[PDB]
RNA sequence: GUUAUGUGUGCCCGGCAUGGGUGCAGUCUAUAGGGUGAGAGUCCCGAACUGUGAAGGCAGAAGUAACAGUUAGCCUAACGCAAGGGUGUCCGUGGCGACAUGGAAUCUGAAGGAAGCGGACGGCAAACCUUCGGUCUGAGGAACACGAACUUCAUAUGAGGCUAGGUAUCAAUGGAUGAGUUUGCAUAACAAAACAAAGUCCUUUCUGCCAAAGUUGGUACAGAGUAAAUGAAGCAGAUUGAUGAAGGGAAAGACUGCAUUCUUACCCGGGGAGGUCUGGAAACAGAAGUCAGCAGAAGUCAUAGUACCCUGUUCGCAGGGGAAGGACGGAACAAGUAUGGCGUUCGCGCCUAAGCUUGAACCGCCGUAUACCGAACGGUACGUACGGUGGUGUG
Numbered sequence: 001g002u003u004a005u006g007u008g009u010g011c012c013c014g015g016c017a018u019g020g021g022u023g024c025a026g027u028c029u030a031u032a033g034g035g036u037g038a039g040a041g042u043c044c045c046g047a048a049c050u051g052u053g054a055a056g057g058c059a060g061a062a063g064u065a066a067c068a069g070u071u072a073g074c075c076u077a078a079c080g081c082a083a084g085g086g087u088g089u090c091c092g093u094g095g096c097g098a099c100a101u102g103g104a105a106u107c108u109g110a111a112g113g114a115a116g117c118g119g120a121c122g123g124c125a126a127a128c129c130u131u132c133g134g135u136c137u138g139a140g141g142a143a144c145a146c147g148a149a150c151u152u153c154a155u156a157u158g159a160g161g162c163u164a165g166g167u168a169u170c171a172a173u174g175g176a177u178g179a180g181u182u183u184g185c186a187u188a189a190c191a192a193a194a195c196a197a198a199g200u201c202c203u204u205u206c207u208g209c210c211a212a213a214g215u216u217g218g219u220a221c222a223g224a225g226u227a228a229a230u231g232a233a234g235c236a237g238a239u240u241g242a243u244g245a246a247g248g249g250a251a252a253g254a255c256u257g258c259a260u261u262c263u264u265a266c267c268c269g270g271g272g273a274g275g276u277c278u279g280g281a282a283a284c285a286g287a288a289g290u291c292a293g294c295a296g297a298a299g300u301c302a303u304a305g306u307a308c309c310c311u312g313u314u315c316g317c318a319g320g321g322g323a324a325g326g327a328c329g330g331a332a333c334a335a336g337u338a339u340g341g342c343g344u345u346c347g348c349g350c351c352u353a354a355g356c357u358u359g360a361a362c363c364g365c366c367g368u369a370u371a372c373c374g375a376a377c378g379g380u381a382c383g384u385a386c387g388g389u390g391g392u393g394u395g
Stems, first nucleotide, its partner, number of pairs: 002189004008266001009112001011271005016113001019262011033045003048070005058208005073124003079118003084108004089104006128248005134239005140146001150234004161226003168219002171216003174202004180195004272291001276287004299328003303325001308321001310319001333359005340351004361392010372379002
């Protein structure tokens, strides 16, 4: 280039795996195939097909060497389908109405259960050890305080990174196998590019344009362009996105059926206060409709002691528990303030907060629980829920 972190949904009670464990049973496993062996899923050969594919550069064509893919098996993108949802736009049908319901239009159908379906490029796939990579974590916070939350340092007096140079100085130099890093800076993913660790493997053929030819990396001088700020080491941990290699290893892996067991926000069944809206003069009768962390407990108004849930079971039946959104209210908490006070070098510094005044919105981060995208980073309203915890603000 595409995206993601400010605009869908977001309550309560109940249900259930189509998810995660576990147990038993059955079948199966490394290209096909072969071999060694008591025993092979493990260890050794290994066609064929597919892919990648080669030493000065750039581009093209070969398809050589070499490597990789080809298990039982599990995921899955683009794309397609699609239950369902939204709409200050219309049409039909009901209603005095609030509205409803069907249609069209359109948007949506998400990272939290149609536990959506198809697809499937792509990815992954065998106990357990040793050794070598890489990435992440040990909050937040100009990274001080505070804090449950490593340690010491450098950082806006511009640390650091990256981008295009010019000196100087070496040295590289093809490919395959491959995690990763960077791409001039908020951060993260993907895409593309250029680099690239640890450690393995191999040394072919053709054409054009380029020849003290390019290109890349080390450190070492001096600048410049770059900012939503972090970098460096230390100890400590994590790494099944089955992260990248190497050596050991007769080591497990997989699927199905039954069973058990834990869990669940867009699925199934319920519930709906307060406030609003409509009819009505009212009483009354109806309609839509809840549901967001940020200073908020006790209590009030209410669904409601309902539904639910635990035990008694003589099954319409005793006890004990016990919902949802709002509004009210103001225990605390937090800011500032002496009219109180301690110190007083006469200016002033400091403590306390009864009362008095104000706390509108936000940004996160971590714990525990649980689920997702995308393992981690970044995210899903700070993901939700319950705790913890900083900062940002208008008299």
An RNA structure (Group IIC intron) with a sequence from Oceanobacillus iheyensis, in which 395 nucleotides are resolved. Crystals were grown from: 100 mM potassium acetate, 100 mM potassium chloride, 100 mM calcium chloride, 50 mM HEPES sodium, pH 7.0, 3% PEG8000, VAPOR DIFFUSION, HANGING DROP, temperature 303K. It was solved by X-ray diffraction to 3.11 angstroms. Sample source: in vitro transcription. It holds a match to the Rfam family "Group II catalytic intron D1-D4-3". About the family: Group II introns are found in rRNA, tRNA and mRNA of organelles in fungi, plants and protists, and also in mRNA in bacteria. Rfam 15.1 lists 4,274 matches to the family in 1,585 species.